Solved structure of RNA (crRNA (52-MER)) with a sequence from a bacterium, 79 nucleotides shown. The sample was in a buffer at pH 7.5. It comes from the structure "EsCas13d-crRNA-target RNA ternary complex". The 2018 paper behind the entry is "Structural Basis for the RNA-Guided Ribonuclease Activity of CRISPR-Cas13d". It was solved together with EsCas13d. It was solved by cryo-electron microscopy to 3.3 A.
Context: bound to proteins that are not shown
RNA sequence: CACCCGUGCAAAAAUGCAGGGGUCUAAAACGACCUGAAUAUUUCAGAUCAAA
RNA sequence: ACGUUUUGAUCUGAAAUAUUCAGGUCU
Numbered sequence: 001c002a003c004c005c006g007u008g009c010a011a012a013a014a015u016g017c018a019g020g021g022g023u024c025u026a027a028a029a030c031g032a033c034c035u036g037a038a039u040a041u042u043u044c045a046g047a048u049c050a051a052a
Numbered sequence: 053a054c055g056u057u058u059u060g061a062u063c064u065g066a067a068a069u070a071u072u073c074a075g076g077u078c079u
Stems, first nucleotide, its partner, number of pairs: 003021003031078020
Other pairs, nucleotide, nucleotide, family: 002024cWW007017cWW007018cWW008016cWH009015cWH010015cWH011013cHS030079cWW051058cWW052056tWH052057cWW052058cWW
C1' cells in the first nucleotide's frame, strides 16, 4: 500500500469493521507433485581470447 | 623468433540454487 461495490456501525458526509470484484488498471485464481521457456548466480568440464 | 605456467574474460555442455510467465495434475 489504489478505484468501484455490498453489508455492519458512528454520523449527514464521510470514517471506522469485515468482505467482494474476469463485469476495476498491464493485474480474478490456495497450496504441493511436475513440465515447457529465460533470468541471474555458484560449482565442474571444455574450447577460444586478453594480459602478465 | 618460438613455446610456456598462471590470472581475468567470453562461450558451449552438465549439475545445484533462487526468481518470473504459462498449463499438466491433485487435495